[PDB]
The PDB entry is titled "Pre translocation intermediate stalled with viomycin and bound with EF-G in a GDP and Pi state (Structure III-vio)". An RNA structure (tRNA Pro) with a sequence from Escherichia coli K-12, in which 76 nucleotides are resolved. An Rfam search finds the family "tRNA" in it. From the family's description: Transfer RNA (tRNA) molecules are approximately 80 nucleotides in length. Their secondary structure includes four short double-helical elements and three loops (D, anti-codon, and T loops). Further hydrogen bonds mediate the characteristic L-shaped molecular structure. tRNAs have two regions of fundamental functional importance: the anti-codon, which is responsible for specific mRNA codon recognition, and the 3' end, to which the tRNAs corresponding amino acid is attached (by aminoacyl-tRNA synthetases). tRNAs cope with the degeneracy of the genetic code in two manners: having more than one tRNA (with a specific anti-codon) for a particular amino acid; and 'wobble' base-pairing, i.e. permitting non-standard base-pairing at the 3rd anti-codon position. The family has 954 seed sequences and 5,335,975 matches in Rfam 15.1. The family is grouped with related families in Rfam's "tRNA clan". The work is reported in "Time-resolved cryo-EM visualizes ribosomal translocation with EF-G and GTP" (Carbone et al., Nat Commun, 2021). Released in 2022, the model rests on electron microscopy data to a resolution of 3.2 angstrom. Ions in the entry include phosphate.

RNA sequence: CGGCGAGUAGCGCAGCUUGGUAGCGCAACUGGUUUGGGACCAGUGGGUCGGAGGUUCGAAUCCUCUCUCGCCGACC
Repeated sequence: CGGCGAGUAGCGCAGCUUGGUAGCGCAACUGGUUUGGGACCAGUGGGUCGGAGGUUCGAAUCCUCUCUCGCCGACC
C1' cells in the first nucleotide's frame, strides 16, 4: 500500500451477526460458612456495550467514513 477480520465492566473473553438482553471466570466488596482462616456456593454497584454518521418505531450487535491493532502476499 489493497483485502480482510477485530474493538463488551478496571482485566480477559460470552453474548452479536440473522434489527428489540448485556453474563460467566473474576477483581473485589456483601452475607452465608468456621474456633479463626482458606476454599467454596449465591448477591451486589456497575459497562454513552470503540468515535462521527446512517435507513427505521427502534441499532452494542446489521450498512457508510475513520480511529486503534493484529494475520495474508505484491510471480516471471